[PDB]
Context: bound to proteins that are not shown
RNA sequence: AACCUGGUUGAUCUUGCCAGUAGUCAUAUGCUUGUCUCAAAGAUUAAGCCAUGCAAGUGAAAGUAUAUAUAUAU
RNA sequence: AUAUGUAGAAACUGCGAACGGCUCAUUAAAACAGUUAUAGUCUACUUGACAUU
RNA sequence: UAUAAGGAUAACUACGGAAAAGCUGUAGCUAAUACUUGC
RNA sequence: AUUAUCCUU
RNA sequence: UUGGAUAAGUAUUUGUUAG
RNA sequence: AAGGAAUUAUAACAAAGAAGUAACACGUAA
RNA sequence: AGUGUGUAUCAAUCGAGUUUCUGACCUAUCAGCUUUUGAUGUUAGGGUAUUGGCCUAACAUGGCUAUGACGGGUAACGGGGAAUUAGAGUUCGAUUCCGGAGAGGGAGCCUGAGAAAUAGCUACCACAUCUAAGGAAGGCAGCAGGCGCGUAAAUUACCCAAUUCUAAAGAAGAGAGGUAGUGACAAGAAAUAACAAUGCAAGG
RNA sequence: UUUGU
RNA sequence: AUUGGAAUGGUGGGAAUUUAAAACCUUCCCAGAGUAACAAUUGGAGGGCAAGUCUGGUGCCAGCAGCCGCGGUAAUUCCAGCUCCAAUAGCGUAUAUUAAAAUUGUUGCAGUUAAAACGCUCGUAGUUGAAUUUCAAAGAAUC
RNA sequence: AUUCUUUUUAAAAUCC
RNA sequence: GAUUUUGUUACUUUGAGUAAAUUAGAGUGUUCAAAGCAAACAGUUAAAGCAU
RNA sequence: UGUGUUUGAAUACUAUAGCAUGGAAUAACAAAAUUGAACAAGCUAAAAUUUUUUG
RNA sequence: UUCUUAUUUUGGCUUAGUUACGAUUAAUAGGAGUAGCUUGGGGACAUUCGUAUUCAGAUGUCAGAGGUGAAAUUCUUAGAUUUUCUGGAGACGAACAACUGCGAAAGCAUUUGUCUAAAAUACUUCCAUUAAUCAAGAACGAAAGUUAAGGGAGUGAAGACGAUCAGAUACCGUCGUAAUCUUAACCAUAAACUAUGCCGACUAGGUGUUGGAUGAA
RNA sequence: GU
RNA sequence: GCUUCCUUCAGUACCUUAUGAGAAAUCAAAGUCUUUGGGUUCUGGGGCGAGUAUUCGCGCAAGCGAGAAAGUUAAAAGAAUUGACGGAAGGGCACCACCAGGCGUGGAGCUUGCGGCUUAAUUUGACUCAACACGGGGAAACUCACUAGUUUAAGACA
RNA sequence: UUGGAUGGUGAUGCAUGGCCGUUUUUAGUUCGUGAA
RNA sequence: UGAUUUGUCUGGUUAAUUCCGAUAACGAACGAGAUCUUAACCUGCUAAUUAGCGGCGAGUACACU
RNA sequence: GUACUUGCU
RNA sequence: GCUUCUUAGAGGAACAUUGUGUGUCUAACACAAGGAAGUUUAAGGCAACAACAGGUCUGUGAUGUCCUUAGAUGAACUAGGCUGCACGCGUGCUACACUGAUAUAUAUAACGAGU
RNA sequence: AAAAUAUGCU
RNA sequence: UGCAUACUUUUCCUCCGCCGAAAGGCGUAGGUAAUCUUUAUCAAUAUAUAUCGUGAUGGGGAUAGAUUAUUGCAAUUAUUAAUCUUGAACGAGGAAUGCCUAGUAAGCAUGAUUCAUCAGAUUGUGCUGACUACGUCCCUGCCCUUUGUACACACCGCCCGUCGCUCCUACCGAUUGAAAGAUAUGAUGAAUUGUUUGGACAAGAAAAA
RNA sequence: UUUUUUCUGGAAAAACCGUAAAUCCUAUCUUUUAAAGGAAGGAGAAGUCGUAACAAGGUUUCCGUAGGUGAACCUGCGGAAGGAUCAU
Repeated sequence: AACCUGGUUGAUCUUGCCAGUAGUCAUAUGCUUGUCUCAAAGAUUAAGCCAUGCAAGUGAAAGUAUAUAUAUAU
Repeated sequence: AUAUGUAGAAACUGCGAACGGCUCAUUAAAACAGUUAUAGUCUACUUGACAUU
Repeated sequence: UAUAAGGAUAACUACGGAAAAGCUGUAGCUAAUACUUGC
Repeated sequence: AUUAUCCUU
Repeated sequence: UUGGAUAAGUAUUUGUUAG
Repeated sequence: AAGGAAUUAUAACAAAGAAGUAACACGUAA
Repeated sequence: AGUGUGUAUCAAUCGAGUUUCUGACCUAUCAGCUUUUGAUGUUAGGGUAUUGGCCUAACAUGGCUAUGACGGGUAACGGGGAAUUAGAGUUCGAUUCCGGAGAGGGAGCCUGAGAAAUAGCUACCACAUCUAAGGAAGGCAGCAGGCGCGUAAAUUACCCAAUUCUAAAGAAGAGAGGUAGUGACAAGAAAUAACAAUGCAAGG
Repeated sequence: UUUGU
Repeated sequence: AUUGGAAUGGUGGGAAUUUAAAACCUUCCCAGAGUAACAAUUGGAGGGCAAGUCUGGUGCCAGCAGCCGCGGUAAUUCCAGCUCCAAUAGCGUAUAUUAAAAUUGUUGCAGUUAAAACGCUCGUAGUUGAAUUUCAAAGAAUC
Repeated sequence: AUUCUUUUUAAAAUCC
Repeated sequence: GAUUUUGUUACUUUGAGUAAAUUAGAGUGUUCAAAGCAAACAGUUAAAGCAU
Repeated sequence: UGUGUUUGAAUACUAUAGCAUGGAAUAACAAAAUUGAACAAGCUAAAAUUUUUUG
Repeated sequence: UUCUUAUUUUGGCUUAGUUACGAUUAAUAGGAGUAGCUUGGGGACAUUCGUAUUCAGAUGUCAGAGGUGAAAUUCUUAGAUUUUCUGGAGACGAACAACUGCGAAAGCAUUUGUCUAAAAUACUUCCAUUAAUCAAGAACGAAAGUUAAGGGAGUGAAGACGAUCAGAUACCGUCGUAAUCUUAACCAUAAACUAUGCCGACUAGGUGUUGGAUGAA
Repeated sequence: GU
Repeated sequence: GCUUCCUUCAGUACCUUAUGAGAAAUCAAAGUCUUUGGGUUCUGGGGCGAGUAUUCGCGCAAGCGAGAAAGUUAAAAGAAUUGACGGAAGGGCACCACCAGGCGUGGAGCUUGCGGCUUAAUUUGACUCAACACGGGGAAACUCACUAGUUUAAGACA
Repeated sequence: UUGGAUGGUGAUGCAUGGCCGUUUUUAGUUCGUGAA
Repeated sequence: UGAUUUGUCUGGUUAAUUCCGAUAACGAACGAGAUCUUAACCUGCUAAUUAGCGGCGAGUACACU
Repeated sequence: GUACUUGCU
Repeated sequence: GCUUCUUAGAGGAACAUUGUGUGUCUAACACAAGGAAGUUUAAGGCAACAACAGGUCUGUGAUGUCCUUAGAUGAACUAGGCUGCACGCGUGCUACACUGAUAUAUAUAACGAGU
Repeated sequence: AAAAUAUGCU
Repeated sequence: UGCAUACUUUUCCUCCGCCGAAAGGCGUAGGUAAUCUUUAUCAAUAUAUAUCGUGAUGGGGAUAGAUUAUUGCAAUUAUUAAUCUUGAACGAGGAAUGCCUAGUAAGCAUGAUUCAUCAGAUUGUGCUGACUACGUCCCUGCCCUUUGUACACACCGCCCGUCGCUCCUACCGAUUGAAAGAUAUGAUGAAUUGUUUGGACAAGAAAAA
Repeated sequence: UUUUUUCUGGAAAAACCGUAAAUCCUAUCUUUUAAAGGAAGGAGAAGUCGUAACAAGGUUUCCGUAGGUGAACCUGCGGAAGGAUCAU
């Protein structure tokens, strides 16, 4: 970065496929992990079942006030 | 005990709770997107004008 | 009635009940911008 | 409550 | 300026005209 | 008065007829 | 003289509901579909907020189709997007947001402007809890965690300090959300040396 | 009289 | 390769700031590097493919190998040590997927013999379809 | 040395 | 003597209605970068702009 | 007398379809004779104007 | 608060005259037309002949005749094979016959008559875009095979045999059934092969050759 | 060529 | 009136050429193609599986048209060069092929070599011309590699 | 003491050189430039 | 395009790609050949050891001039 | 010159 | 005296020579003569290019690798073996008589090899 | 690197 | 007889003269070699005359027996050797096989090699000099041009099918197979909006006090 | 303290057209799986039987079709050269 190589055969040119190659904001997995920034995260199958804790209440000029308490002139 | 207040749980009522958050099973002109119409309708809070036995 | 109209009830007080839950009866009440006539 | 309207104009 | 006379229903619904 | 076109806006007449128009609480212009 | 609350209409607002037009994955070993149970239309009516076979009665016999309907599959929510690019294209799009649907799976319903709402109710089944056995109440596909599944996925932490919401709106709540925790899902920055002499090679 | 070693 | 001193991160700690609180970064101050014991590995070394007929063990066995393939006494390919290589705090394994594919090809495939023109013709849908209707003239501004 | 810009050249309704 | 209209459409040129997010890009030294959408400047502490 | 100034978040894209629009070529459509036109003249039915019966 | 009505101008009906009054060429596209003692085994129907094979008869012949690389199977003293003549049957149409023709393709070779089509040339004839290829569909479609009648020589899957062979269900030899042939239908397959789809323009010469047409000898 |  | 030549049509083949083609064989069309587009239809995407399976339509039947996967395979396939082969064609040579034949072996016995025969061994190598009178091998010791056995250190160097 | 080799008619001509026996007593094999 | 083809050949001849000749081939090398050893003649060569040819020196028996 | 013996060149 | 003879040092003599003939009149080939020499005068070894996975590590102190080394797979010492045989295939000898079996005789070679 | 001759002992 | 030791020279063929049938034994000539074996001559086929005159004979010599001498330390598995005895095939050879074109076939021999002893082998050398072409590819094996190859460890090649064995995959498969979902129809049919029947009351109007 | 009649708002309960949950039967469709045996294919390993094919492959090969054989195969009919012929 508008890219090719091994393989049919005594050797050759082909059609042809296999394989090699690199990417994934595409997942899992193996090793390994001296820092910092940043942050995806029970979709895949079981919209299957759930212990538990919470997840939506509301009163400062202004409905309503002998639950109730205080403070000022007497 | 005269007047006011400052406050006030429990309470009746108003308002939201029909927002959000989560998931994608159903869904193959159904949804969705662009692009109209509503001269075929409704419309909480708010705002502005403003009324009849 | 308009120099301002009518009831109908919560919380609460008192007797409870069931194991329990966002459970509930009678008695007494009282309010409001709840309900209702209406200058 | 009360508002609006016509004739002399 | 003003005296008199006159009318009194918002949506919504129906019937008849203008627009 | 409008829209492009009204059975539009509206006006008059004959009718019906809701829901109301503040019986509610606080305090700002010097 | 002012504000609060509340009331009829008009309009705007914050919207919603119907609705025209154009647009899609594979498949013919799906060729004829629909029409007694509305199929297509006309007339009139009930109904709804308006219109409509939405529904009712009558009447008509109609409508779609190799420009692939009707059917079947989709280990299929749709879109702006993502991967790759010379340019054409092919593939993924649950997933920050817009729209749709749902809260076990159908059905129904009140209140409320607005729900066929599910942390509202009613009824069935399948589950399942407590039960003094008489009877009660249930929906984690909300934020955490448990079981089961599978290769496969994080704390039963802190706080409404930032955004923005609700209400009787400054002082109260908000697992919406922000922070902290686990985190080699991915991505970016950069240590694990450098330098002076001597000897060695290479060379002037 | 220059580079690495 | 020997000497040996300057220099800074890593780390331990203390602080300012920071945040609802706490943490992390940020900045400063003590300690704080010589084998800087404060150490970086994964996978290979026959071809594609960059890098060993280097040295040991096994001898169709164990095995390795994406394909071709090597191994029956010198194994350049297996199990090992050295050396070296690609990548680097990153690289392997597998499946999915794209480019490679001008092997789905509209620009861009092929059909005599490799895969491929129906037995032959008519034929509707589709697809493309003779020619012709207004020509030309004139003027400035870069070379 | 080329290109480039600009005007008209039939008939029919429109204008004194 | 002059003033000026004489098919449809495909097509093509222009426009307006064109959500953000993202994409390419403008500018902008988060120690550069991935970025984010800020921030730059005069000022050991005052000059100058302007205001009656 | 005190009051800081300048600033930036623009661009293209958001089908092919949808609205408007200039447009000479290119593509089709249409109007194109067993007869179809147009001008003028005369002809008749309706509209515009004005005159206007007459309580 | 109220009843006519009428005259003039023009958009519109009918009707003499007046306009440059109104139809693009006929594609080295297509269809159609016409002429030619033009073409051809294109096709269908009926008819025609010849030849050999075989059958039946007649006739003469006398031991072997087919057969093979051999041999055998088979036929043969009741006269096979063979010469010749007559009548039947079925088949086929050689030699002419070819790097010739016609048919879209499979196919089509004796003559004659009828019917039917196609193509080629020439045209100062017409039509005036009527064209090409095709998913769906339709027509024909070798041999083989099947159905039903006819016909059934020769050849001849099956089968019988006799051989060769190590064996041979085969190659070789004898016989022989289905079939092959005609009429009426199916079957829609082939190495159905120039393996090359069809239409259209161009690029290079020669040799031929089939059927025309033109000018000259 | 006739 | 007849017969040939000139030219031109429609077929219709052949022969040569291609600064045309292609993989070549070859092709005047398989050409006018990476400088890639005249229109149009159908068909193919490695093989074996397999035109098998199941279904649909046709046919009376034989079958026909439409037509996969599972699994398996590193190739299958096309063209062409060299060699080898050909109960392929055409030539040539060779007494290890032959026409003139001859002398022989295989018929006997012996010799010797090997194969094979029992096997402390009958030491061992050798399978058509290219082995078996060979290892120049006509062997009482050794030779000798075998076997029955018997001895030796003839184990150098740090 | 101990470590330590040479020889081998021991194996391997499918680990080897030379030599030889056969294709092979025949007639054929190659090379420079050039042409397809 | 190529592994390659050509020389190395249509023919006559042979010991043989050995020669002659048409020859997109031309021209060289090797093999074949050529050459060497053996049987084969001469060089009255060149010559004589260990080969011979003789001459007469002494003869053994016959012939005889 | 001979069958056969001896020596010199 | 001597070398033709025993021999050999070298040289020479043969080339399809010369005349009748075949023939692409060119390459070759036949008849005949001369001539010891007319198929290269007849016989020999040298034998290419490229090989066999031919044989030989029992020929070498030519030779890798593997294996042994004292109860030797080094060197030597005693006895046997290739000559033992149901069989086959060779390669050679002796034969199967009257052109011969047997006794006598005469004319005989060249390479040879020999302390 | 070989036969037999001779000598000493036995 | 032995060991140790000093001398000739034994260690090649051998002619000769003797001993012995021979085998061999004894002494000596010669030669490191055209001089001695031996070579003015070493074999055999023959040739000529005599025995025999084609009868498995008297041919033929497998077979074995008794030993004599040497070679060698060693001979037995009777090496070699002279004698005497012993009497196998063989009536000229099936199917096949080899070699051969002129001093050569063929026959007859002989030299040398290995050697202490031993050619039946190998390699030279010589004698007897014949029958026959002087060419052909028909057989066998090779060289060539062309062709066709599915052969390239190259036809002693290559591959094909049936039938046996094992495993794997898919297919058909009676079994009114099974399981799990999807609809459509019908039956039974909970809850319930609305209209109707309701009529528990809770409030109203009247009477007596 | 007692009595009837009338008026609205109105509960259980009941019917009605209607929405229609849920259970079963019936048939169909879709997807995996059993199944005695039968019949294919593939791979394996030096197994068994043959000469089928590649040359004129020893009978040229191949196609379409009908019949037969232990199998590779054979025959009959009509074709093709991809043939072993480009040719009196």
Background: 18S ribosomal RNA from Plasmodium falciparum 3D7: 1608 nucleotides with solved positions. Primary citation: Anton et al., Nat.Struct.Mol.Biol. (2025), "Integrated structural biology of the native malarial translation machinery and its inhibition by an antimalarial drug". The depositors describe the entry as "Subtomogram averaged consensus structure of the malarial 80S ribosome in Plasmodium falciparum-infected human erythrocytes". It holds a match to the Rfam family "Eukaryotic small subunit ribosomal RNA". The family has 90 seed sequences and 75,755 matches in Rfam 15.1. Rfam links the family to the GO terms ribosome and structural constituent of ribosome. Keywords: ribosome, malaria, cryoET, in situ, Plasmodium falciparum, translation. The sample was in a buffer at pH 7.2. Method: electron microscopy, resolution 4.1 angstroms. The entry became public in 2024.